The RNA, together with DNA, has 34 modelled nucleotides.
Keywords: TRANSFERASE, RNA POLYMERASE, T7 RNA POLYMERASE, ELONGATION COMPLEX, PROTEIN/DNA/RNA, RIKEN STRUCTURAL GENOMICS/PROTEOMICS INITIATIVE, RSGI, STRUCTURAL GENOMICS.
Tahirov et al. published it in Nature in 2002: "Structure of a T7 RNA Polymerase Elongation Complex at 2.9 A Resolution".
Method: X-ray diffraction, resolution 2.9 angstroms. The entry became public in 2002.
Crystallisation conditions: 10% PEG 8000, 8% GLYCEROL, 5MM BETA-MERCAPTOETHANOL,100 MM TRIS BUFFER, PH8.1, pH 8.10.
The PDB entry is titled "Structure of a T7 RNA polymerase elongation complex at 2.9A resolution".
Context: bound to proteins that are not shown
RNA sequence: GCGGCGAU
DNA sequence: GGAATCGACATCGCCGC
DNA sequence: GTCGATTCC
Numbered sequence: 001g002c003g004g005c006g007a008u
Numbered sequence: 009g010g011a012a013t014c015g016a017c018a019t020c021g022c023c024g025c
Numbered sequence: 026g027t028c029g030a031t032t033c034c
Stems, first nucleotide, its partner, number of pairs: 001025008009034008
């Protein structure tokens, strides 16, 4: 960086 | 300046190639 | 195809 996950 | 258009859902954090 | 402003024509 892009991707995935989680919290509100 | 009349439009081509980027921007369009915010913050924090973890992992991954 | 909404709502506007950075930016091109």